[PDB]
Context: bound to proteins that are not shown
RNA sequence: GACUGAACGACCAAUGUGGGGAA
RNA sequence: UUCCCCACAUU
RNA sequence: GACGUUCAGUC
Numbered sequence: 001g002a003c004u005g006a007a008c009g010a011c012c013a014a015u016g017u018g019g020g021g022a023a
Numbered sequence: 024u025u026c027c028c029c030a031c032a033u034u
Numbered sequence: 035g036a037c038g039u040u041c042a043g044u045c
Base pairs, nucleotide, nucleotide: 001045002044003043004042005041006040007039008038009037011035013034014033015032016031017030018029019028020027021026022025023024
């Protein structure tokens, strides 16, 4: 330097679920 | 059923 | 799916 793993942090913009509401 | 808001998750 | 930090390896 490249590659590679484990732990940790912080993103990503969709999706799920719940409580509350509406058509 | 569908949508909204809030919150908690997921990828 | 990318980012950063720490740690350990391989050429």
Shown are 45 nucleotides from a PDB entry: RNA with a sequence from Saccharomyces cerevisiae. Keywords: deaminase, human, HYDROLASE-RNA complex. It comes from the structure "Human Adenosine Deaminase Acting on dsRNA (ADAR2) mutant E488Q bound to dsRNA sequence derived from S. cerevisiae BDF2 gene". Released in 2016, the model rests on X-ray crystallography data to a resolution of 2.77 A. Crystallisation conditions: 0.1 M MES/NaOH, pH 6.5, 9% w/v PEG3350, 13% glycerol, 0.015 M NAD. The entry also contains Double-stranded RNA-specific editase 1, not shown here.